Method: electron microscopy, resolution 2.4 angstrom. The entry became public in 2024.
18S ribosomal RNA from Saccharomyces cerevisiae: 1737 nucleotides with solved positions.
[PDB]
Context: bound to proteins that are not shown
């Protein structure tokens, strides 16, 4: 011990991977490290190489002692004790190491030997050996021949050994030994007898062969080969001996022989006894070693069954010269092609042979673990193999041995150079190799092993050292009391009582302690270390914990300093370009902690390998289509039910004492045996045990809780026998499956990991529990079951049963004496007849399949055969200029008649219209007619067969177009190509021609978006109508029905969604089966194979690279798409223009010392309120001043430092600078930091403001609905409105912001409120005209009264009122009448959600950063410039005249503004031609200016169509005004000068009522200057009252690869750098395996040989032939590495160059196959597809 999270997007749901996370008896490495226990450790690369040391020797009482060795104290004239040496024996074949080889091999479980060898152990087991057994031969004991040893020597050198002399044996070689008996052959002798017998030989065991026994199924006797009984004598005539196995030619025993004749004790110790015949008489104990055979044990060898990783880019392999089998032999311990001879032709394989690979020794096991799995196992146990590589072999029971030898090969050592000696994958150690691993230590004390063995030996093994491999436990502080922040509750007064206690203080206390060091014990072979323990050993600075982090994933900081896209981080997402939550640091905090990180591998996570359990319409993926073998899979059916009966197991029911008991019964659940038409193998003796057998009946709890045994019995209670037994799978139980390991019980190792211990006594002579249990299949074995699944049986009956009834065929038992001959009766088998018994024997007929039949249907196929019009062309025709072709042109054909028109022809292709959500076909495909040829579905069927089927690796048929080869054909269209346009280019689209091609025959090709992007077969789940084919009913066009192509609704369900009646019946996961996919690239590339004439097809990697690529949908944004709307910044109908002229002004340009600068479509350009003379002012030429804060030092009052006349200097009276010599009293100057200012820069670092989209009508949420979700509906087809304004429709309902309302303003109000700073009417008054009082004026308060007009303060008034039309009789709209007004009453102001890289840093003491800062880009003064003029554009003013100019006269506004200590608006008078001057006055303003007596206009004059008297530019002279200054004329005025322009080309602006346009006035600016603007009035039209044509904007639909949102995204060549792999001359190179041929060391066998030594046998060199066979040449082949000039790709990769291919109708719709073209994306043809821009006639 069933869990996920971050990363594609603007957001979403998916697919899918990358990254995170945890483990690893899993290696390395980094940093870090106190303690206890435990402990792996040169496997990984190099089974690579190894200096030195050691790892195998061994002795007892008991093989061999003359050590010239030690003793001796007296056991010894043989020895006698303890013992070096050497011989003999045994061992050295075990152990330890390693993992190279090895893939049916090893190995595991399981068998077998009736298929063999076996030292040793243990148990049995041996009178039979001389052979002349009367010659010799010792058995009181037989033969030499050698070591050590002593001498003499060699050699450079070694665990080298020669020559000479001695001598032992349990060495070596010989060789006697000891009882009877029986049985056989031989046979002397006598006697022919059914004759028998001296004495002769042999008979153990082993060896080799041949032969024989090794019986058995039950009862009878004939007939004797007879010639053997037992003499009852007719010849009674019996009793005989036979083990084991499932099974034998087995064991075993005979018989005849055999043998370079095996063994059958010439051996050793310690005890010494008993018999007497006291001789060294006979006999005798305990036990050592030895030995034949059998058995045993320890083994060995071979062996049965089943099981192994990747690979088909390995499909055939083995068999020449053994491959598979047969016979015989050989060889072996033995079986076997193990080998040889001969013969046969076999053996393995898609159920994967054979081959290749393995960074493969197998297994027990390990890691991880929901379940299932996946990965590992060099390594403690078991098995195998090896000892540098190969082969050979001696010894031995055992070896193909390596701490044995021999050879070759490789490597290496010593040498006196002649020779010699080697093998650490034992222990330690070294080198090398490498990411990667310990001491040249101590010891046999434990564990066990060896030996002759209680003793010796053992680097086996143990002990320590090294050792953060892994694992266990577990210090680094604990507790006080004031302290110091409070929090708990109770005083609750506001003092807080420190109340109950919890933190924090570098505040102070006594305690506690092992880490360490160390007495001494303990521990141990000796120590070391634990354990125990005296003494000694914590105050925080010390006995001081680390390793990694702190944006997210992921637990922990937008805390400080540094750096400024750098350094660096970052598994992944991402951080870093001057406030870094991410880098380097500090602080603080988090996590785990004596450990923590990193790298690689692996497991889980991963249902991302999917058996359980994935996916395949569109994300990756259903084969183009069908056929088809293996494989997998495959309908239903055969004893079922009922009635009984008997024991069981739990709960019962009274568990009664809360724990256990039983009676019958209540049951439930299981088990067995009966009966019911019921195999329950069958029979043949063991045995009938038993209980309905009854010789004594009532021994005895409810007659279902029952006996003392006799007499065949009844054999399913229980063993071996023939007899034959369909065969599996599956499952139960058992058994098995080493130990360790795993799970697991018991047990206080101080706990624990562990371990297998331990625990209780009288602790003084001892008792006791333990070391369980479970699992482990696949295979095999035994057993129960008989569902499920397969299998067999009686159909030409060769069928079953049978006491039948014959034939025939063998088999042999107790007899018939006994062997033997031998006919039968039997007793059991086979086998062929004949009769008998019997229900005699064939499962359905699958809404499975095949076949037949019937009428049909069809654009299904093939071969012939009919038409059809058109197209091009050509003959005959008429005609007369063009005809072709296009968006517009040109190319081309044409007065030799094009094109157009008629007539008759040919040629090739194609098959219109009819033609559809119609048909047919396996798909590709298939459409004129009619024949012929076969084929087919569906339907109908009371036809037929009966599982014959479904799906299918391998293997096959068919397969659009293009393309290929060769003949035909060649009308049209048309790749290439020609060629005209277009264009920056355009060898592209468009246009005109045109080759192959397009058609056909014979061959090829094998692919397509070959698409429904949906495998096939089967079943089920839901409504509906259409239609095609067949059928049935009819009331004859309708319904039903089967089978088809589809379609509509819903969604039960399904799905990421789009959507889907299948894409459903899937975590409630299993009907059958094939194929395919596992992130994106690299790449359908490379390589190999194979098919193809080729093009190419099929098969098909990797390196490397990369964090996404992708699917479906959402919202937006955009479109060179479709649709609606709206607007005089749109058009319409018009008006007035502008554009042409002159000048004015702005902008460009040009020029300039400077001509400062901003803004450039609408949304720059009379705009910056930008009308610049100085100023302004930024620019230019020059000159001053510092207005340089502060802090620090320098310098310093025997003056740091300012000042200034006159000259000099300079434009200058700037003391700036210079001359010179005064003045001043610490302010400063001078350096260093650091400020301050800047109309310096960046509006793309910003604020505010403003412009624009848009002043358009737009925007949002609450509750409900839809959707997994992003989101959507509400917020809408229609009508309406100025309007998302409303009506109405309505899965929405009711609301909000914006619009509207509002606010300001303008039009009405005899109504109110009042007023000389407004105004009127009479009066006071007074002047003229006139008589009629009058009429017309002065005197603004001499005065009175009103408030109409004027002012502005309250209120009213209008709401489309009221009526008539016209519509969803709705919103509204239109007409008419009232009314001041009926176009939102007219006009504005304010103005949503948002945006823009709009403008402004030159409005700002709004501002970041940068630049500059005393020779200033600060500031100020002088002068200039902004205005400069070949020219291009924009806003304007004035004009072109008669509707006008000019002269007189008439004569009317509205909005404004205006100075007190400042020169403001100005009246009136006077001077002036005019501009102006001048003397006074009113006005701080409804008062005065001002009635702003404005202009056009109005009248009467003057001109007369002429550049005129229109027009007033340019230019000269003069006189004023403002100002410090008028020059480059500020401006005005006078005279003079008198230009263009005769109504404005292409274009283009503004505008719908007091409006356009004409017309002037005030204000702003302003000292002066309006051709400008902001307002104001005066005069006052034409023409609409509408539309979507144009332009702009909005909305909907639609497509999208865009979201940084088309100013988007993006494709390819080319260029730069880096990296990877590929191709590539080099008959490239290297390493390894197998192998033909040739050569061949060595030992082994064999033919020989015969130095030497021995009376005669051993025996050295040498040598023949043979097998085994290393090794070396040489080819061949397979595998694995690797170099390479150059070539060609790919990736990083996104930035560069060139285009613009794709995404919108992406501007030629896109894409597929194919083919051609070529700077590159790409373009074009033919045929497909929609994934289309059309679901539609």
């Nucleotide at each position: 011990u069933a869990u996920c999270u971050g990363g594609u997007u603007g957001a979403u749901c998916c697919u899918g991977c990358c990254a995170g996370u945890a483990g690893u008896c899993a290696u390395a490495u980094g940093c870090u490290u106190g303690u206890c226990u435990c402990a792996a450790a040169g496997a990984u690369u190099a089974a690579g190489c190894c200096a030195u040391g050691c790892a195998u020797g061994u002795c007892u009482a008991a093989g061999u002692a003359u050590a010239a060795g030690c003793a001796a104290u007296u056991u010894a004239u043989a020895c006698a004790g303890u013992g070096a040496a050497a011989c003999u024996g045994c061992g050295a074949a075990u152990g330890g190491c390693u993992c190279a080889u090895u893939a049916a091999a090893u190995c595991a479980g399981u068998u077998a030997u009736c298929g063999u060898u076996u030292a040793u152990u243990u148990g049995a087991u041996a009178g039979u050996u001389c052979c002349u057994u009367u010659a010799c031969u010792a058995c009181a004991u037989g033969g030499u021949a050698u070591a050590a040893c002593u001498g003499u020597g060699g050699u450079a050198a070694u665990u080298c050994u020669a020559g000479a002399g001695c001598u032992a044996a349990u060495a070596c070689a010989u060789g006697c030994u000891u009882a009877a008996a029986a049985u056989c052959u031989c046979g002397a002798c006598c006697c022919u007898u059914u004759g028998g017998a001296a004495g002769a030989g042999a008979u153990g065991u082993a060896u080799u062969u041949a032969u024989u026994a090794g019986a058995u199924a039950a009862a009878a006797a004939a007939u004797c080969a007879a010639u053997g009984u037992c003499u009852u004598c007719g010849g009674a005539c019996u009793c005989u001996u036979u083990g084991a196995u499932g099974a034998u030619u087995c064991a075993u025993a005979a018989u005849a022989a055999c043998u370079u004749u095996u063994c059958g004790a010439a051996u050793c110790g310690c005890a010494u006894g008993g018999c007497c015949u006291u001789g060294u008489g006979c006999u005798g104990g305990c036990g050592a070693u030895g030995g034949u055979u059998c058995a045993u044990u320890c083994a060995a060898a071979u062996u049965u069954c089943u099981g192994c990783c990747c690979u088909a880019u390995c499909a055939a392999c083995u068999u020449u010269c053994g491959a598979u089998g047969g016979u015989a032999g050989g060889a072996u311990a033995g079986u076997g092609g193990c080998c040889u001879a001969c013969c046969a032709u076999g053996g393995u394989u898609u159920c994967a042979a054979c081959g290749g690979g393995u960074a493969a020794c197998g297994g027990g096991g390990a890691a991880u673990a929901a379940g299932g799995g996946u990965u590992c196992g060099a390594u403690u146990c078991c098995g195998g193999a090896g000892a540098g590589g190969g082969a050979g072999c001696c010894u031995g029971a055992g070896a193909a041995a390596c701490g044995g030898c021999u050879a070759c090969c490789a490597c290496a050592u010593c040498c006196a150079a002649g020779g010699a000696a080697g093998g650490c994958a034992g222990c330690a150690g070294g080198c090398g190799c490498g990411c990667a691993a310990a001491u040249u230590a101590c010891c046999c004390a434990a564990u066990c092993c060896u030996a002759a063995u209680u003793c010796a030996g053992g680097g086996a093994g143990g002990u320590a050292g090294u050792g953060a491999c892994a694992a266990u436990a577990a210090a680094u502080a604990a507790c006080g009391a004031u302290a110091c922040a409070g929090g708990g509750c109770c005083c609750a007064u506001u003092c807080g009582g420190g109340u109950c206690u919890u933190g924090u203080a570098a505040u102070u206390g006594g305690a506690a302690u092992g880490a360490g060091u160390a007495c001494a014990a303990u521990g141990u072979a000796a120590a070391u270390a634990c354990c125990u323990u005296a003494a000694c050993g914590a105050g925080g600075a010390a006995c001081a914990a680390u390793u990694g982090g702190a944006g997210g994933g992921c637990a922990a900081g937008u805390c400080u300093g540094g750096u400024g896209c750098c350094a660096g981080c970052a598994g992944c997402c991402g951080c870093g370009g001057u406030a870094a939550u991410u880098c380097c640091a500090g602080c603080u905090c988090c996590a785990a902690u004596a450990g923590c990180g990193u790298a690689u591998a692996u497991u889980a996570a991963a249902g991302u390998u999917g058996u359980u359990g994935c996916a395949g319409u569109u994300a990756a993926a259903a084969a183009g289509c069908u056929c088809g073998u293996a494989g997998u899979u495959g309908a239903a059916c055969u004893u079922u039910g009922g009635g009984c009966c008997c024991g069981g197991u739990u709960g019962g029911c009274c568990g009664g004492u809360c724990g256990g008991a039983u009676u019958u019964c209540c049951a439930a659940c299981g088990g067995g045996g009966c009966c019911u038409u019921u195999c329950c193998u069958u029979c043949u003796g063991g045995c009938u045990a038993a209980c309905c057998u009854u010789g004594a009946g009532u021994c005895c709890u409810u007659g279902u809780g029952g006996c003392u045994c006799u007499u065949g019995g009844c054999g399913a209670a229980c063993c071996a026998g023939g007899a034959c037994u369909u065969u599996u799978a599956c499952u139960u139980u058992g058994a098995a499956a080493a130990a360790a390991u795993u799970a697991g019980a018991g047990u206080g190792u101080u706990c624990a990991a562990a371990g297998c211990a331990g625990g209780c006594g009288u602790a003084u002579u001892g008792c006791u529990c333990g070391a369980a249990u479970a699992u482990a299949u696949u295979a095999g074995c035994a057993u129960g079951g008989a569902a499920u699944a397969a299998u067999a049986g009686a159909a030409u009956a060769g069928g079953a049963c049978g006491u039948u009834u014959g034939g025939u065929u063998c088999u042999a038992u107790u007899u018939u004496g006994u062997u033997g001959g031998u006919u039968u009766c039997u007793a059991g088998g086979a086998c062929c007849a004949u009769c008998g018994u019997a229900a005699u024997g064939a499962u359905u007929a699958a809404u499975a399949g095949g076949g037949a039949c019937g009428g049909u249907c069809g654009g299904g196929g093939g071969c012939a055969u009919c038409a059809g019009u058109a197209u091009u062309c050509a003959a005959u025709u008429g005609u007369c200029a063009g005809a072709g072709g296009u968006g517009a042109a040109a190319u081309u054909c044409u007065u030799g008649g094009a094109u157009u028109u008629a007539u008759u022809g040919a040629a090739g292709a194609c098959u219109a219209a009819c033609u559809a959500c119609u048909g047919c076909g396996a798909a590709a495909g298939c459409a004129u007619u009619u024949g012929c040829c076969a084929a087919g579905g569906a339907c109908g069927u009371u036809u037929u067969c009966a599982u014959u089927a479904a799906u299918c690796a391998a293997g096959a048929a068919c397969g659009a177009a293009a393309g290929u080869u060769a003949g035909g054909g060649g009308a049209u269209c048309g790749a290439a190509g020609a060629u005209g346009a277009u264009c920056a280019g355009a060898u592209a689209c468009c246009g005109u021609c045109g080759u192959a091609g397009u058609c056909u025959u014979a061959a090829c090709c094998a692919u397509a978006a070959a698409c429904u992007a949906u495998g096939c077969c089967g079943a089920c789940u839901a409504g509906g109508g259409a239609u095609c084919g067949g059928g049935u009913g009819c009331u004859u066009g309708c319904a039903c029905u089967c089978g088809g192509c589809a379609c509509c609704u819903u969604a039960c369900g399904a799905g990421a969604a789009a959507u889907c009646a299948a894409a459903g019946u899937c975590u409630u996961u299993g009907g059958g089966u094939u194929c395919u996919g596992g992130g994106g690239g690299g790449a359908g590339u490379a390589u190999g194979g194979u098919c193809g004439c080729a093009a190419g097809g099929c098969u098909g990697a990797a390196a490397c690279u990369u964090a996404a690529a992708g699917g479906a949908a959402u919202u937006g944004a955009c479109g060179g798409a479709a649709g609606g709307g709206c607007a005089c910044c749109a058009c319409c109908a018009g008006g007035a223009g502008u554009g042409g002229a002159g000048c004015c002004u702005g902008c460009g340009g040009c020029u300039u010392a400077a001509u400062u600068u901003g803004a450039c479509u609408c949304a720059a350009c009379a705009c910056g309120g930008g009308g610049a003379a100085a100023c302004u002012c930024a620019c230019c030429a020059g000159g001053u001043c510092c207005a340089g804060a502060c802090a620090c030092a320098a310098u310093a009052a025997g003056g740091a430092u300012u000042g200034a006349c006159a000259g000099a200097u300079u434009g200058a009276g700037a003391g700036c600078u210079c001359u010179u010599u005064c003045u001043u009293g610490a302010u400063u100057u001078u350096g260093u930091g650091g400020g301050u200012g800047g109309u310096g820069g960046u509006g793309c670092a910003u604020g505010g403001c403003c412009g624009u989209u848009c002043u358009u009508a737009g925007u949002u949420g609450g509750u409900g609905g839809a959707g997994u979700g992003a989101u959507u509906u509400g917020u809408c087809u229609g009508c309406u409105u100025a309007a998302u304004u409303g009506c109405g429709a309505u899965a929405a309902c009711g609301a909000a912001c914006g619009a509207g309302a509002c606010c300001u303003u303008a039009a009405c109000c005899u109504a109110c409120u009042a007023a000389a700073u407004a105004g009127u009417g009479g009066u006071g008054c007074u002047a003229g005209c006139a008589u009629u009082u009058g009429c017309u004026g002065g005197u603004u308060a001499u005065c009175c009264a009103c408030u109409u007009c004027u002012u502005a303060g309250a209120g009213g008034g209008a709401c489309u009122a009221u009526c008539g039309g016209u519509u969803u009789c709705a919103a509204g709209c239109c007409g008419a009448u009232g009314g001041a007004a009926g176009u939102u009453u007219g006009a504005g102001g304010c103005a949503a959600u948002a945006a823009c890289a709009g403008g402004u840093c030159u409005g700002u003491g709004a501002u970041g950063c940068c630049c500059u800062u005393a020779g200033a880009c600060g500031u100020u003064c002088u002068g200039g410039g902004c205005c400069g003029c070949a020219c291009g554009c924009g806003c304007g003013c004035u004009a072109c005249a008669c509707u006008g100019a000019c002269g007189g006269a008439g004569c009317c506004a509205g909005c404004g503004a205006g100075u007190c200590u400042a020169a403001c608006c100005u009246u009136g008078g006077c001077c002036g031609a005019g501009a102006g001057g001048u003397c006074u006055u009113g006005g701080u303003a409804a008062u005065c200016u001002u009635g702003u007596g404005a202009a056009a206009c109005u009248c009467c004059g003057u001109c007369g169509u002429g550049c005129u008297g229109g027009g007033g530019a340019u230019a000269g002279a003069g006189c004023a005004u403002u100002g410090u200054a008028a020059u480059u004329a500020u401006u005005g005025c006078u005279c003079u000068u008198c230009a263009a322009c005769g109504a404005g080309g292409a274009a283009u602006u503004c505008c719908u009522a007091g409006u356009a346009a004409g017309c002037g006035c005030a204000a702003g600016u302003c000292a002066u200057c309006a051709g400008c603007u902001u307002g104001c009035g005066u005069u006052g039209a034409u023409u609409a009252c509408g539309u979507c044509c144009c332009u702009g904007c909005c909305c909907u639909u639609u497509g999208u690869a865009c979201a940084c949102a088309c100013c988007g995204c993006c494709c390819g060549u080319c260029g730069c750098u880096a990296g990877u792999a590929c191709c590539g001359a080099u008959u490239g190179a290297a390493u390894g395996g197998c192998u033909u041929a040739g050569u061949g060391a060595g030992g082994c066998c064999u033919c020989a040989g015969g130095a030497u030594c021995u009376g005669g046998g051993a025996g050295a060199a040498u040598u023949u032939g043979g097998a085994c066979a290393a090794a070396c040449u040489u080819g061949g082949u397979c595998a694995u590495u690797u170099a390479g000039a150059g070539g060609a790709a790919c990736u990083a990769a996104a930035a560069g160059u060139c285009g613009u291919a794709a995404c919108a109708a992406g501007g030629u719709u896109u894409c597929c196959g194919u083919a051609g073209g070529u700077g590159a994306a790409c373009c074009u043809g033919c045929g497909g597809a929609a994934g289309g821009a059309u679901c539609a006639u």
It holds a match to the Rfam family "Eukaryotic small subunit ribosomal RNA". Gene Ontology terms of the family: ribosome and structural constituent of ribosome. Ions in the entry include magnesium, potassium and zinc. The reconstruction used 127,945 particles. It comes from the structure "Yeast 80S, ES7s delta, eIF5A, Stm1 containing".